[PDB]
RNA sequence: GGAGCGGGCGGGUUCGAGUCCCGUCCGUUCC
Numbered sequence: 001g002g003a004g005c006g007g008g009c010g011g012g013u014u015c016g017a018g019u020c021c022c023g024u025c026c027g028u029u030c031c
Stems, first nucleotide, its partner, number of pairs: 001031012
Other pairs, nucleotide, nucleotide, family: 013017tWH014016tHS
C1' cells in the first nucleotide's frame, strides 16, 4: 500500500433497512 469480513456513529434511498447507497471510526483475516 492492496483485498475481504464484523461492528459503533451519522446521512440518503425505501410507506417499511442490522439488509441497498454514501460519510466516518474501531476490531479482525489474507497479501
Molecule: tRNA(Asp) acceptor stem/T stem-loop
Organism: Escherichia coli